[PDB]
Overview:
Entry title: RNA polymerase at U-rich pause bound to non-regulatory RNA - pause prone, closed clamp state. The RNA (Non-regulatory RNA) with a sequence from Escherichia coli, together with DNA, has 47 modelled nucleotides. Primary citation: Dey et al., Mol.Cell (2022), "Structural insights into RNA-mediated transcription regulation in bacteria". Keywords: RNA polymerase, transcriptional pausing, transcription termination, regulatory RNA, TRANSCRIPTION. Method: electron microscopy, resolution 3.4 A. The entry became public in 2022. Protein in the same entry: DNA-directed RNA polymerase subunit alpha, DNA-directed RNA polymerase subunit beta, DNA-directed RNA polymerase subunit beta' and DNA-directed RNA polymerase subunit omega.
Context: bound to proteins that are not shown
RNA sequence: GGCUUUUUUG
DNA sequence: GCCGTGACTAAAGGCAAAAAAGCC
DNA sequence: TTTTAGTCACGGC
Repeated sequence: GGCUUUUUUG
C1' cells in the first nucleotide's frame, strides 16, 4: 500500500 | 465460381464482507 | 469448461 493465493459469513 | 459448410479465434461468465499468508 | 458469435479457409455441382 497495491497485487496474488487460500479460508469463512450472508 | 458462388452460396453453403467447416475450421480458427475473441469475450464472458454475481454482489458485499472479513481472516490469513506471500511478493513487489 | 461451456456458450456464443465473428471471420478465414475449403467445398460441390